[PDB]
Context: one part of a larger RNA, bound to proteins that are not shown
RNA sequence: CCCGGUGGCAACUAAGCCGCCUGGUGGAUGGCUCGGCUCGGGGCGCCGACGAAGGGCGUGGCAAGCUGCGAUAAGCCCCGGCGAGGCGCAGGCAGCCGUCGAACCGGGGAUGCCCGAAUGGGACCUCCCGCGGCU
RNA sequence: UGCCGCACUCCCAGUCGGGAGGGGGAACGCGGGGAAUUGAAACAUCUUAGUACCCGCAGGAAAAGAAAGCAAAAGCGAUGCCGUUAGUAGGGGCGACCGAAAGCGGCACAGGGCAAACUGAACCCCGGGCCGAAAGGUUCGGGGGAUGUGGUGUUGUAGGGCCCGCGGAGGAGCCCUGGGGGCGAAGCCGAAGUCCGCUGGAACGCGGCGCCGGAGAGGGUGAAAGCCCCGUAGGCGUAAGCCCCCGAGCUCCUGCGGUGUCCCUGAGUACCGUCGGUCGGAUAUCCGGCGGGAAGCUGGGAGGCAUCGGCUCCCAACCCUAAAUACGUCCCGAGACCGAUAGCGAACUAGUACCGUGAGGGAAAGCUGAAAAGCACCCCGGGAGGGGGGUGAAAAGAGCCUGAAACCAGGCGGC
Numbered sequence: 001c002c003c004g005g006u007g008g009c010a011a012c013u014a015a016g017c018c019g020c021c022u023g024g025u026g027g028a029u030g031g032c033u034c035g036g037c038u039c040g041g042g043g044c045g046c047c048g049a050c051g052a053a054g055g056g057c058g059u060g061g062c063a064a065g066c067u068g069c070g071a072u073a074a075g076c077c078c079c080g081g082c083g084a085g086g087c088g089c090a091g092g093c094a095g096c097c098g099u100c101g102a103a104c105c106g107g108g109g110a111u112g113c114c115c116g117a118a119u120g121g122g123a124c125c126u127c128c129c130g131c132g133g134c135u
Numbered sequence: 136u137g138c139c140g141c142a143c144u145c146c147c148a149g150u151c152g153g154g155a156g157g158g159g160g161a162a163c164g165c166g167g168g169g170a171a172u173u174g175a176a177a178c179a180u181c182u183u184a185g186u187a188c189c190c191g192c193a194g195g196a197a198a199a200g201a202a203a204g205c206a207a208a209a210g211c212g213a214u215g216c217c218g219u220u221a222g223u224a225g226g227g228g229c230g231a232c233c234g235a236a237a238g239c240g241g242c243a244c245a246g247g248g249c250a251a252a253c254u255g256a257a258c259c260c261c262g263g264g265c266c267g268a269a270a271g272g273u274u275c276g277g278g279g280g281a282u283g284u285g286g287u288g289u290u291g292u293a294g295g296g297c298c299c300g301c302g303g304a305g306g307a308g309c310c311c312u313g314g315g316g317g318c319g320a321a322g323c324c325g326a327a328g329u330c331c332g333c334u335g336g337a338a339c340g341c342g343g344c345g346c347c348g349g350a351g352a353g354g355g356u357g358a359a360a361g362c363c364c365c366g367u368a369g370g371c372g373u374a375a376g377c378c379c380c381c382g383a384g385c386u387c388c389u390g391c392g393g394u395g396u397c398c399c400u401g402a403g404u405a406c407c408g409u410c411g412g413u414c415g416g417a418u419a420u421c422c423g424g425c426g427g428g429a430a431g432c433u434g435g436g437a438g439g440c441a442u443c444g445g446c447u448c449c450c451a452a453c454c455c456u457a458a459a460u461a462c463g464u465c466c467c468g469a470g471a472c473c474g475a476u477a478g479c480g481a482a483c484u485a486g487u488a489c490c491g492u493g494a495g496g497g498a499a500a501g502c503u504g505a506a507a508a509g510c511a512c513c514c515c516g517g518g519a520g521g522g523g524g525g526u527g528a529a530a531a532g533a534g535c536c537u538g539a540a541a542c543c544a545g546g547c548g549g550c
Base pairs, nucleotide, nucleotide: 016550017549018548019547020546021545022544023543024542030536031502032501035473036472037470038469039468040467041466043465044463045462046159047158054115055114056113057070058069059068061093062092065089066088076109077108078107079106080105081104085097086096087095120129121128122127130141131140132139133138134137143156144155145154146153147152163194164192165191166190167189168188174181178228204211205210215242216241217240218239219238225233226232246455247454248453249401253286254285257284258279259278260277261276262275263274264273265272266271291432293400294399295398296397297395298393299392300391301390304389306387307386308385309384311382313381314380315379316378317377318376322371323370324369328344329360330343331342332341333340345362346361347351353365354364355363406427407426408425409424410423411422412421434450435449436448437447438446489496490495509535512523513522514521515520
């Protein structure tokens, strides 16, 4: 190295189960805090027809919300302080204001649409309708 | 064409005018109306409770407040608030339960005015004009007032008035031509290392060498800092306004003692009865309705049933008053408070979005990095985008600190 047949056998499969790693999904844990809660102080303690509080509608170069302001509309004037930057929450573009002292801070003035106690008279729509006097 | 006036209810006036009120405000405040759940192991008196809620009226505080009181052989001396008195007296199906005060110790302190008696216009306000810095003074008119403006006076055997006598110097306020002083806004000054090595992206770290300190509270700055900066301890400065003194000027205020057959001192009130409410208030709390109803200075009231007698204490029926207290829609400071499902509902374009015809109901949502250095350029793809390359100490890549579990896919190991 030949064939046929066996008993043990390992050997090589899918779906699926358990575990670890990597990722996805999700937003706990930890750390942080311009916010809340409680106590004290006695600081301060009323606003309104000289039109209040509350509301509606408007107002930004590009501006929807909040905030602020009122057709002089995120603002106008004056006296003081501070001493160079400024144009709200709000990290942009384009540009303006300021050394004749701004922005900001304390104080004092101006403007301040409609409704509303709403009050010249009416309100099923915060809008309408008048009478006198002067000029 | 631009401006002023033109509501209702009232006051002063008067057919000219001058004034007032209304609405809003968290809690605290004053006055009225007033339940049921519940407990009594049921429930009706009771309790819940003069509570929730409703109506009206004020303020920065309101209300109260100056003995017709408390007491008891001693005395005190308005009111309010705290601690005790005390779960006491007392009320109560005497059950459940309810529930004071005086006094004692303290905080803080304060007392004044009318009506009347007697006088009898001697009075008040409004507008205009003169003096004056102002306060004040002085005039010209008008409106009120004899149904009383003004003056006086304000209390217990009393006070006041009336009547009769002596008397003086000391008090107290208003205003700011003027002169001084102290407070009081934003603010300003304020000591001492960025010394040498190493780590590190960056020293506020490790090691060495020094300094200040009446300042080593707390923050910030590229990691843990007395000495880098703000600050801190400790000192300065301030307009308006406020306060004190001097001074110029202007308004005003009075005690002491006696006498009495003189005057006065709060009425539907005190009090009696009955009904309802309330109270710890019991035969002895307070409020109100109804019916009666005084004295009034030789007078009147109280002393826990009513009446009598004594003793003690007070003088109602008119008014005002600070401080000591209650609260915090605001402001300042602090904390064995929470640390983003917590803490106010709200750390954020929150009483917002959104729901309901309306009365009303009501969320979620924080973090790049020291610095945007926030990704130049290339290939693919219709494009979201993917892959290469870059920034940065670290992708921490805006779908951004860390990045757990459940759950999904792939790989690895065992079956």
Molecule: 23S ribosomal RNA, nucleotides 10 to 561
Organism: Thermococcus kodakarensis